Context: bound to proteins that are not shown
RNA sequence: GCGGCGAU
DNA sequence: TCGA
DNA sequence: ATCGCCGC
Repeated sequence: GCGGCGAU
C1' cells in the first nucleotide's frame, strides 16, 4: 500500500 | 483535471 | 478522521 476486523 |  | 489487531 491493498484485503478484512474492531474502537471513537 | 482531480477528489470527494 | 484518528487508532489498533489480523492477512497479503